Context: bound to proteins that are not shown
C1' cells in the first nucleotide's frame, strides 16, 4: 500500500517401519456415440462414423407462341 | 394441346471424401505473360440477296431400340457483297513512362470481320468499340504427418537457340548445342490422409479430432477421348473398352440413387416410398405464368442443450417392516 | 419395552402449470400483374379494393369436474458421500487400484436405512487434464535409467574491450488485409433460458511505408588481458630403434656321495640303487627387472620401472621480444586404444586354459596334489571389446580455512606467489551415504545419454571382420511393481570380551539279559480321551475285579436318573 | 425312612404292612 | 420328610484351546525390558542402556547431552550351621539321697 | 527325686571384607590372623 | 516369542442331539500281542551268598486304626486281649562288626516261567489282587556305534516313612536317615546364553531367501524345404473410340467427303525382378501353471570373495586360464638415523 491479471487441489499402491526416485489406477470435462435399467412434456439442434457395397419403384431441369411452319382438337 | 427447327438454361443448386503430401490448402501479393455469357454506363449503326432442311407427305428394313430412300415449305437457322471504329494485323513516324522482356495513347497507308426483327402502337430486341462490376486462370515468398532398419535421384531431366503452339508466359511440344538440376536445412522411396474457418480439453504454453454451418479442391460403376457451348474433357450429355442386371424373335439392344424418400447386405449402432411452392433463392418469359426432394414445414429416434411438472399449507409419535433388550 | 422410517401416513382447507372437453384465435404476406391522376421523360414515385397460407384451427387466450393424468438409476471397506441384520463358508461370487469369501463377511446375495443424480442413471469405446510422465514455459545423468574408452577435427552452435557506418534481427507509428459464421463482453426479442438480432474485442499472422540504434548480425579501424610464437632456467617409468648387466629358475657336462626327494589337513600319483634329492665348477637358453619404490612422476586415454646411446614429443616458471580474438565445444568422420582372441614366420626357462592320473565327497566334469598343449615372448598384420571407474564430459569466471608433498620464481632465514598431486572440514548442495576451492557450491556455451521391470541388447534388415564377433536396433506378451540411502531386529562355518557338569579329567549308568509300567503299530463288539523334539512317553492317573468308567453287547426310561419350581391329596 | 412275597443278572414291575 | 398327573427347565467327559477366562512348562534364576523430561536426526529412530574397571548380576565407581524413575537383581522370607535369656510336661538322669 | 546339659519354641548376638598386609580418585579383587562359620555359610519359596 | 497343554479340574461365546450322542443296570473291556522306542528294578558274584551273634537312627503315621502280651500253626495269619485320638501307648532297620562254610562254573550267583496246597480284603480273586508255602533253576560271566547324570554329606550304596486306602500292581511319586568317595592342568575345540562392533539380496526372520537344466500342460512371437495371394513400377507385342497428319485412281461444279493409312493412348498378353500378407512338416528361445526330478551357483569371509571383458570345457546352476575394479570382510604405522664438493 496502488495497476492489471478472475487463473494452477490431490489420493491409493514396493517396506517390519522411513525418505527418495519411479511405474499403474482413481477423483473432472466432452462425444454424429452403443449397451442395460427406467420413462411426462415444450423450444431448439442432430441423425449410416462400417460396404465410394448392390439397387426394385416414385420424384428430382425446364422454359419461351411477343422467333417459325403450326397439326389434331 | 402435343411433336419439330430455333434462343436460353442444364458448368447453378444438390451429394460424397475415392484419390491427392502437392502452389492441393491457409496466408500476402503480381499479371507490363490473361479471358469473361447474362448485368450497368457511353459512342457508331441495324440497307440489299440467296440456296437449303426440319415438321408434314410417299415407300420401306427391323421384336424392340432405332433407322434408310424421293420431292420438299419457314424463321431472331445458315451463307455471299458493300458498309464500322479510341476493333485486329503489317509497314512508317511520334509523345509519355519504366520493373528487363517493354508499357499506354495519337497519326497516317494497306488488308480483313457485323446485324433481327416480332403484320400497326406500346413493349421486347440485334451488331461493333470503350469503361465498370462479377466470375474464371497462371506465377510467386512463408507455413504445410510419420519412417534415414529409405542415401542417392532425374535423360525432356537442367539451361540456351529457332519454330509449332495456348486465352496467357513456360520443355507445353518438336529440331539442334552444352551437361547440367535436386540432395543431410532430408531428394528419392514407402505408409497414412481431402485442406481451412473451427470443435473438445487445458490457468497458460500445448495436446487430440476435421460430423452438422461456411470457403477451396477432387469425384460421379471402373478408365480413356472429343463435340456443342463465353464457360465442361461435363452426376441425372455423347462415343469406346471392361465387370454386373434386364429384354430378345438370338440378329441386337437398355442401364448406373457419392440427388430426395425407400430395399437387400455389413455393423454394437443412425429415420417418412410425407405436404407445399405460402415465404427466400434458382432457370425460362415483356408479363401472366411453369418447374424446383433447393427451400419451408410435418413424422420417427429422451441423441445433446435449455425450461417446467409429477402439488401447497395444517396435522400424531397410527397400523405395518428392518433393529436392540 | 425402547429407537428407526416419521408430518412420513390417515385426515382437514386451497391452485389447476401440465393432461382431457368446449368456445375464440394469430404473426410468418411483402409483393407481383391489370384499371386510375401528378411531374419529368419513356426512368422513378404515391395511394384503392374482390387479392396471395402446407404448417393449421398450429402457437396463444378464456370457461367447467378433478391431487386427480406422471420417478427412477447408481452407490454405501479406503481412495469417495453414505451402515445394520439374515443366508453361503476360499464356495457362490465381487472387483478402477489396494484386494475381500476357508462357518459371527460394514467388500458376495437378500431386507431395512442412508448418500448422489434426476427424466435420467451406470458400463463400454475414443480424447484432454491430473502427468513436471518428453519439462521452451517446466526434469535429470556418483550410488535409483542416464557422461561416449580417450583425443583431433568437418558442418554447425556460442563470441574479450573501444570506436565509425548500414539498419538484417529487435522496438514504435501509419495504410491494406486477417471473409462470413463460431468463442468472450455489453445490450435488445422470443413469459426466463437454450435460440436469434446489434456492437465491441479477438483473429497472437502477413505486405508496403516512416522513425529510434540500447542489444545481436555485417563491413572498417584500434588495444592487450584471451590465445599462439620466440628467449632463458629446468622437469620427468613420455614414445620408437639398437646395444648391454646381475640375481634367480630350467637343462647339459665333470667331481663327491647314498636312500630317499617332492607334496598335503593327512595321503597318494610323480622322480629315484639305470645313482635321485644335496654340493662344487663351467656352459646353454628364455622371461622379468629385488633394494631405490611412494595416495611420487609422466602421458589425451590405454598405459609407462635394470643400465646406455641415437631420433623425437610434451610440460612448468620467469626480466624479455613478437602477432593481435587468430577462442570454446564439436553430429557425420579420423587416429590411438588393457587383457583375451585370429593369420603368417621364429622362440619357448618359468607359469599354465583344455586334458591325463592321485586325493576329498553320497556324487566332484571343482577347490587340493603331480604332469601338461595352445597361450604368455619376438617381427608384420586383423577385431575394437572391459568394474576402459573419479560408476562424476569439455571450457571460463567467482565463493572460508587447516595440513603434507612434486617441479619452478622471490628470498641471508622466516616465509610468499604460480603449475600439479592427497587428507580434515565451514557455508552451500544432496533422499541420505556423502561432496566440499582438484565441488556433487553459484552462473553461461557446446556435445552425448536417460523416461517402470522382464521380454532384450532379443528378433529382422544393413555396415565392418578370415572367423570369433562389433555397431545400429523392435514388437507381440506379462507384473504392479523393480530400485537407491538409511533404521530396528534376526542371522554368519566375521572379530573382541564373558558365563553354564558345556567341554577337558574322574565316578556311576543307558543301549546287551530277564521282569513293571508308558507309547507307537496290528487285531477286537470296545481296546475311553489328550501330549505325541528340547517343553510327550513310571505323563494327566497320587491306587482299572464291580464302583472310578467317560467304551462295548443286552435287558428297562421319557418334562427325566439329581436340582429349582409351578396347582393338588395327607401324616 | 423300615419288615415281609413273586418275576428276575440287576435295574425295575406286582402284593401284605406302615 | 414320602409318594402321583399337567404343561417348565433340565442334560451332554459332544465339536473347535486357531473365539476365550483362569492355570502351567520353555528360553530362564539368564540379566535383561521400558518410561518421564531434555537434546540429535527431514523421517523411521538414536541418547540415557555407549567407553574403562568390578562380579552372580543394567551390582556399583570413573568420566560422558544427558538428568531421573519403574519392572527385574539384591535385600526383605523358610530350614540348617554356634552362643545367651525366658520354661521344665508327657524333653533328659549330672552331684547327695531314694 | 532334680533345674546343669541335650531337647523342644519364642526373643536376641554372631559374617559387615568388617581385622591385618600389598594395588588403585573410586568401587573392588589377591593372602594372613580371630572365629562355629566365610568372602551371597549352604540349600529352598521367589521366574522381569 | 513358540496361534505351546488343557472347551476331560472349573466357567464360557458359537454349532449339534433331546425317544436322544440324554439316563439307571448286569457282563465285558481300559490288562488284547507277531514287533519296535522311552522310563525303571534285579542280576550277570566271591571287597559275595548262606545259616548265627552283636549294635547304631531320622522323619512321618496311628478309632477308615497302630498292636504290647498269651495260645494254635514252618509261614502268611487266626482267637483272646491291654495302652493310645498322641515329646505319654504301639509299630523290633539295613549296610556295619565277629565266627564257620562255599574256593569259581551257568555255580550254595541270578530270578523269570510253570504245578499243587493255604492266608487276608471284598457280594465277587478266571478274564485281572497281594502274601506265605513245597517243588524248578530259562536268558544272563560286564553289553556295538551312540548317549545320560554328577563339583561335597555331592555321586554311589542301604534301609525306613507318607500320599491316594476294603485289598493292591508301590520296582512309580514325595521325603528322612546310615556309610561315604575320585577330579577341575584349562577354555584352543562340542552345545546353549549375554554384551560391543561388523556384513546382509532375511523380516513368519538361515527350519530364510534364491538359481539353472530335465519332464507335463497353456499362451504369444522367430527360422525353415514349399504352397497361396495383393497393389504399384518397368521392358516388349497387340491395340477400341477419339483429336491431329499423309494419300485419296471413287463420289462432287468448288469446297469437302467416302476408302486406305500414321502418331498418341485406355484395355489385353508376355518376361524378369522389388515390396508385402496368409500358411507349412520340422525347429530355437520366451512367459505362466501344481511347485515333479537333480544339484546348491549368489545373498555372512555363503563356507573356493564377488563382478566385468575374453578363451576353453562341462547334465545344470557353473569351473579354470589372462587382464581390470571394490560395488569385499578380518588384520593393518619402520630393519638400518642424519648429512663434509662427489
Nucleotide at each position: 500500500u496502488a495497476c492489471g491479471a478472475u487463473g494452477a487441489a490431490g489420493a491409493g499402491u514396493u517396506u517390519g517401519a522411513u525418505c527418495c526416485u519411479g511405474g499403474c489406477u482413481c477423483a473432472g470435462g466432452a462425444u454424429g456415440a452403443a449397451c442395460g435399467c427406467u420413462a411426462g412434456c415444450g423450444g431448439c439442434a442432430g441423425g449410416c462414423u462400417u460396404a465410394a457395397c448392390a439397387c426394385a419403384u416414385g420424384c428430382a431441369a425446364g422454359u419461351c407462341g411477343a422467333g417459325g411452319g403450326g397439326u389434331a382438337g | 394441346a402435343g411433336a419439330c427447327c430455333g434462343g436460353c438454361g442444364c458448368a447453378c443448386g444438390g451429394g460424397u471424401g475415392c484419390g491427392u503430401a502437392a502452389c492441393g490448402c491457409g496466408u500476402a501479393u503480381g499479371c507490363a505473360a490473361u479471358c469473361u455469357g447474362c448485368c450497368u454506363u457511353u459512342c457508331a449503326c441495324a440497307g440489299a440477296g440467296g440456296g437449303a432442311u426440319a415438321g408434314c407427305c410417299c415407300a420401306g428394313a427391323g421384336a424392340a431400340a432405332u433407322u434408310u430412300g424421293g420431292a420438299u415449305u419457314a424463321a431472331u437457322a445458315c451463307c455471299u457483297c458493300a458498309u464500322a471504329g479510341u476493333a485486329u494485323u503489317a509497314u512508317a513516324g511520334a509523345g509519355c513512362g519504366g520493373c528487363a522482356u517493354c508499357a499506354c495513347u495519337u497519326u497516317a497507308u494497306a488488308a480483313u470481320u457485323a446485324a433481327a426483327g416480332u403484320c400497326a402502337c406500346a413493349a421486347c430486341g440485334g451488331u461493333g468499340a470503350a469503361a465498370g462490376a462479377u466470375g474464371a486462370g497462371c506465377a510467386u515468398g512463408c507455413g504445410u504427418c510419420c519412417c534415414a532398419u529409405u542415401a542417392g535421384c532425374u535423360a525432356g531431366u537442367u539451361g540456351g537457340u529457332a519454330a509449332g503452339g495456348u486465352a496467357a508466359c513456360g520443355g507445353c511440344u518438336u529440331a539442334c548445342c552444352a551437361a547440367g538440376g535436386c540432395c543431410a536445412c532430408g531428394a528419392u522411396g514407402g505408409g497414412u490422409a481431402g485442406g481451412g474457418g473451427u470443435c473438445c480439453u487445458g490457468a497458460g504454453a500445448g495436446g487430440g479430432a476435421g460430423a452438422u454451418c461456411c470457403c477451396c479442391c477432387a469425384c460421379a460403376c471402373u478408365g480413356g477421348u472429343a463435340c456443342u457451348g463465353a464457360g465442361a474433357c461435363a452426376c441425372g450429355g455423347a462415343c469406346c473398352a471392361g465387370a454386373c442386371u434386364c429384354c430378345u424373335a438370338c440378329g441386337g439392344g437398355a442401364g448406373g440413387c457419392a440427388g430426395c424418400a425407400g430395399u437387400g447386405a455389413g455393423g454394437a449402432a443412425u429415420a417418412u416410398u410425407g405436404g407445399u411452392c405460402a415465404a427466400u433463392g434458382g432457370a425460362c418469359g415483356c408479363a401472366a405464368g411453369u418447374c424446383u426432394g433447393a427451400a419451408c414445414c410435418a413424422g420417427c429416434c429422451a441423441u445433446g442443450c435449455c425450461g417446467c411438472g409429477u402439488g401447497c399449507a395444517g396435522g400424531a409419535u397410527g397400523a405395518c417392516g428392518g433393529u436392540c433388550c | 419395552g425402547g429407537a428407526u422410517u416419521g408430518u412420513a401416513a390417515a385426515c382437514u382447507g386451497c391452485u389447476u402449470u401440465u393432461g382431457u372437453a368446449c368456445g375464440a384465435g394469430a404473426a410468418g404476406a411483402a409483393a407481383c400483374a391489370c384499371u386510375c391522376c401528378u411531374a419529368u421523360a419513356u426512368a422513378u414515385a404515391g395511394g384503392a379494393g374482390c387479392u396471395u397460407g402446407a404448417c393449421g384451427g398450429u402457437a396463444u387466450c378464456g370457461u367447467a369436474a378433478g391431487a386427480a393424468u406422471a420417478a427412477g438409476g447408481a452407490u454405501c471397506g479406503g481412495c469417495u458421500a453414505a451402515c445394520u441384520c439374515c443366508g453361503u463358508g476360499c464356495c457362490a461370487g465381487c472387483a478402477g487400484c489396494c484386494g475381500c469369501g476357508g462357518u459371527a463377511a460394514u467388500a458376495c446375495g437378500g431386507a431395512g436405512g442412508a448418500u448422489c443424480c434426476a427424466a435420467g442413471c451406470g458400463u463400454u469405446a475414443u480424447c484432454c487434464g491430473g502427468a513436471a510422465u518428453c519439462a521452451c514455459u517446466g526434469g535429470g545423468u556418483u550410488u535409483a535409467a542416464a557422461g561416449g574408452g580417450u583425443c583431433c577435427g568437418u558442418a554447425g552452435g556460442c563470441g574479450g574491450u573501444u570506436u565509425a557506418g548500414u539498419a538484417a534481427g529487435u522496438c514504435a507509428g501509419u495504410g491494406g488485409u486477417g471473409a462470413a459464421a463460431g468463442c468472450c463482453c455489453a445490450u435488445c426479442g422470443c413469459u426466463c433460458a437454450a435460440c436469434g438480432g446489434u456492437g465491441g474485442a479477438a483473429c497472437g499472422g502477413c505486405c508496403a511505408u516512416u522513425g529510434a540504434u540500447a542489444c545481436u548480425g555485417c563491413u572498417g579501424a584500434a588495444c592487450u588481458u584471451g590465445a599462439a610464437u620466440u628467449a632463458c632456467u629446468g622437469g620427468g617409468a613420455a614414445g620408437u630403434a639398437a646395444c648391454u648387466a646381475g640375481a634367480a629358475u630350467a637343462u647339459g657336462u665333470a667331481g663327491u656321495g647314498u636312500a630317499g626327494c617332492g607334496g598335503u589337513g593327512a595321503a597318494a600319483u610323480g622322480c629315484u640303487u639305470a645313482g635321485a634329492u644335496a654340493u662344487u665348477a663351467c656352459a646353454u637358453g628364455g622371461a622379468a627387472u629385488a633394494c631405490c619404490a611412494a595416495u611420487u612422476g609422466c602421458g589425451a586415454a590405454g598405459g609407462c620401472a635394470g643400465g646406455u646411446u641415437a631420433c623425437u614429443a610434451c610440460c612448468a616458471g620467469u626480466u624479455u621480444a613478437u602477432u593481435g580474438a587468430c577462442g570454446c565445444u564439436g553430429a557425420u568422420g579420423g587416429a590411438c586404444g588393457a587383457a583375451a582372441g585370429c593369420g603368417u614366420g621364429g622362440g619357448g626357462a618359468g607359469c599354465g586354459a583344455a586334458c591325463a592320473g592321485g586325493a576329498u565327497u553320497a556324487g566332484a566334469u571343482a577347490c587340493c596334489c603331480u604332469g601338461g598343449u595352445a597361450g604368455u615372448c619376438c617381427a608384420c598384420g586383423c577385431c575394437g571389446u572391459a568394474a576402459a571407474c573419479g560408476a562424476u564430459g569439455g571450457a571460463u569466471a567467482c565463493u572460508a580455512g587447516c595440513u603434507g608433498u612434486u617441479g619452478g620464481g622471490c628470498g641471508c632465514a622466516a616465509g610468499u606467489u604460480c603449475a600439479g598431486u592427497g587428507g580434515c572440514u565451514a557455508a552451500g548442495c544432496g533422499a541420505a551415504a556423502g561432496u566440499g576451492a582438484u565441488a556433487a557450491g553459484u552462473a553461461u556455451c557446446c556435445c552425448a545419454c536417460c523416461u517402470g521391470g522382464g521380454g532384450a541388447g532379443u528378433a529382422c534388415g544393413a555396415a565392418c571382420g578370415c572367423a570369433a564377433g562389433u555397431u545400429u536396433g523392435a514388437a507381440a506378451c506379462u507384473c504392479a511393481a523393480a530400485g537407491g540411502a538409511a533404521u530396528u531386529g534376526a542371522c554368519g562355518g566375521g572379530g573382541g570380551c564373558c558365563c553354564g557338569c558345556a567341554c577337558a579329567a574322574g565316578c556311576g549308568g543307558u543301549g546287551g539279559a530277564a521282569c513293571a509300567u508308558g507309547u507307537g503299530g496290528u487285531u477286537u463288539a470296545a481296546u475311553u480321551c489328550g501330549a505325541u523334539g528340547a517343553u510327550a512317553c513310571g505323563c494327566g492317573a497320587g491306587g482299572a475285579a464291580c464302583c472310578u468308567u467317560a467304551c462295548c453287547a443286552a435287558g428297562g426310561c421319557u418334562u427325566a436318573a439329581a436340582u429349582g419350581c409351578a396347582g393338588a391329596c395327607u401324616g | 425312612c423300615g419288615a415281609u412275597u413273586u418275576g428276575g443278572a440287576a435295574a425295575c414291575a406286582g402284593a401284605u404292612c406302615u | 420328610c414320602a409318594g402321583u398327573u399337567u404343561a417348565c427347565a433340565a442334560g451332554g467327559u459332544g465339536c473347535u484351546g486357531c473365539a476365550u477366562g483362569g492355570u502351567u512348562g520353555u528360553c530362564g534364576u539368564c540379566a535383561g525390558c521400558u518410561c518421564g523430561u531434555g537434546c540429535c536426526g527431514u523421517g523411521a529412530g538414536g541418547u540415557g542402556u555407549c567407553a574403562g574397571g568390578u562380579u552372580a548380576a543394567g551390582u556399583c565407581c570413573u568420566a560422558u547431552a544427558a538428568c531421573g524413575a519403574g519392572c527385574g537383581c539384591a535385600a526383605c522370607c523358610c530350614c540348617u550351621g554356634u552362643u545367651g535369656u525366658u520354661a521344665g510336661u508327657u524333653g533328659c538322669c549330672a552331684g547327695c539321697g531314694a | 527325686g532334680g533345674a546343669a546339659c541335650u531337647c523342644u519354641a519364642a526373643c536376641a548376638a554372631g559374617a559387615c571384607u568388617g581385622c591385618c598386609a600389598g594395588u588403585g580418585c573410586a568401587a573392588a579383587c589377591u593372602g594372613u590372623g580371630a572365629g562355629g562359620a566365610a568372602g551371597g555359610u549352604g540349600g529352598g519359596g521367589a521366574u522381569g | 516369542u513358540c496361534a505351546a497343554a488343557u472347551c476331560a479340574u472349573c466357567a464360557c461365546g458359537g454349532c449339534c442331539c433331546u425317544u436322544a450322542c440324554g439316563c439307571c443296570u448286569u457282563g465285558g473291556g481300559c490288562u488284547a500281542c507277531a514287533c519296535a522306542c522311552g522310563u525303571g528294578c534285579u542280576a550277570c558274584a566271591a571287597u559275595g551268598g548262606c545259616c548265627g551273634g552283636u549294635a547304631c537312627a531320622g522323619a512321618g503315621a496311628g478309632c477308615a486304626g497302630c498292636c504290647a502280651c498269651u495260645g494254635g500253626g514252618u509261614g502268611a495269619c487266626c482267637a483272646g486281649g491291654a495302652g493310645c485320638g498322641a515329646a505319654u501307648c504301639u509299630a523290633u532297620a539295613a549296610a556295619g562288626c565277629c565266627g564257620g562254610u562255599c574256593a569259581c562254573a551257568g555255580u550254595u550267583c541270578g530270578g523269570a516261567u510253570c504245578g499243587g496246597a493255604g492266608u487276608c480284603u471284598g457280594c465277587a480273586a478266571c478274564u485281572c489282587g497281594a502274601c506265605u508255602c513245597c517243588g524248578u533253576g530259562a536268558a544272563g560271566c560286564u553289553g556295538g556305534a551312540a548317549u545320560c547324570g554328577c563339583u561335597a554329606g555331592u555321586a554311589a550304596u542301604c534301609g525306613g516313612a507318607u500320599a491316594u486306602c476294603a485289598g493292591c500292581c508301590a520296582u512309580g511319586a514325595u521325603c528322612c536317615g546310615g556309610u561315604g568317595a575320585a577330579u577341575a592342568c584349562g577354555u584352543u575345540c562340542c552345545c546353549g546364553g549375554g554384551c560391543c562392533u561388523u556384513g546382509u539380496a532375511c523380516a513368519c526372520a538361515c527350519c530364510g531367501c534364491c538359481c539353472g537344466u530335465c519332464a507335463a500342460g497353456c499362451c504369444a512371437u522367430g527360422g525353415a524345404a514349399g504352397c497361396u495371394g495383393g497393389g504399384g513400377g518397368u521392358g516388349c507385342c497387340u491395340g477400341a473410340a477419339g483429336u491431329c497428319g499423309g494419300u485419296g485412281a471413287c463420289c462432287g461444279c468448288a469446297a469437302g467427303g467416302a476408302g486406305c493409312u500414321g502418331c498418341c493412348u485406355a484395355g489385353g498378353g508376355u518376361a524378369a525382378a522389388a515390396c508385402u500378407g496368409g500358411u507349412a512338416a520340422c525347429u530355437a528361445g520366451g512367459g505362466c501353471u501344481a511347485a515333479g526330478u537333480c544339484g546348491u551357483a549368489a545373498c555372512a569371509a555363503g563356507g573356493u570373495a564377488g563382478c566385468c571383458g575374453u578363451a576353453c570345457c562341462g547334465g545344470a546352476a557353473g569351473g579354470u586360464g589372462c587382464g581390470g575394479c571394490u560395488g569385499g570382510a578380518a588384520c593393518a604405522c619402520c630393519u638400518c638415523c642424519u648429512u663434509u664438493c662427489u